[PDB]
RNA sequence: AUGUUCGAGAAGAUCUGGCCUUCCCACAAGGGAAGGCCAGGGA
Numbered sequence: 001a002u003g004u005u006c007g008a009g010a011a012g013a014u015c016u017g018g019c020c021u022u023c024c025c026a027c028a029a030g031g032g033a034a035g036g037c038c039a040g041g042g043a
Stems, first nucleotide, its partner, number of pairs: 014041012
Other pairs, nucleotide, nucleotide, family: 012043tWW013042cWW
């Protein structure tokens, strides 16, 4: 001397996490299927 670049929002969808109800496996812990509720994140 010397310097590079920027995500329109989302109440929406959408994943993850948590919670409740039903059924089944299991001594229990725990596990599986379905339904319902809440929080976090990217496009």

An RNA structure (HIV frameshift stimulating sequence mRNA) with a sequence from Human immunodeficiency virus 1, in which 43 nucleotides are resolved. The PDB entry is titled "70S ribosome bound to HIV frameshifting stem-loop (FSS) and P/E tRNA (rotated conformation)". It holds a match to the Rfam family "HIV Ribosomal frameshift signal". Rfam classes the family as a frameshift element. From the family's description: This family represents the HIV Ribosomal frameshift signal. HIV uses a system called -1 ribosomal frameshifting to produce the required ratio of Gag and Gag-Pol polyproteins. The stem-loop structure of the frameshift signal is thought to impede the ribosome and cause slippage in the 5' direction, this causes the -1 frameshift and translation then continues in the new frame. Rfam links the family to the GO term viral translational frameshifting. The literature on the family includes a 2020 paper in Elife by Bao et al., "mRNA stem-loops can pause the ribosome by hindering A-site tRNA binding". Primary citation: Bao et al., Elife (2020), "mRNA stem-loops can pause the ribosome by hindering A-site tRNA binding". The entry has 48 different proteins, among them 50S ribosomal protein L32, 30S ribosomal protein S7 and 50S ribosomal protein L20. It was solved by electron microscopy to 3.1 angstrom.